[PDB]
Context: bound to proteins that are not shown
RNA sequence: GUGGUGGAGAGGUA
DNA sequence: TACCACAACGAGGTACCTCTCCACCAC
DNA sequence: GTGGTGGA
DNA sequence: GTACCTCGTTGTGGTA
Repeated sequence: GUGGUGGAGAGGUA
């Protein structure tokens, strides 16, 4: 002395 | 000159799960 | 690949 | 190529 998720679309649950 | 039709802005439920799919061009 | 970008 | 809500306010240019 160092720790790795945007948006869209569709469907579903309560 | 106070109503008034008309147009535009602005809201329209929580939480969770599954899948796919993602700017073009262009010497 | 690296600049460069406008409407049926 | 796309335009296919539904109120509810709020502001505006037109008429009495």